Context: bound to proteins that are not shown
RNA sequence: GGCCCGGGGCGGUUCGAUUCCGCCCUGGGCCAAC
Numbered sequence: 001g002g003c004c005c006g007g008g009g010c011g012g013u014u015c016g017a018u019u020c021c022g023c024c025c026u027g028g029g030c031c032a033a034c
Stems, first nucleotide, its partner, number of pairs: 001031012
Other pairs, nucleotide, nucleotide, family: 013017tWH014016tHS
C1' cells in the first nucleotide's frame, strides 16, 4: 500500500437505506518484498 472480517461516528442519493455512493475515527486477519 492492497485484500478479508468487525466495531463508532457522519455526508450524499432515494418514496423508502443497516441495505446504494462515499467520508472520518477504530479492532483483528492476510498478501507482495528473498
Molecule: tRNA (34-MER)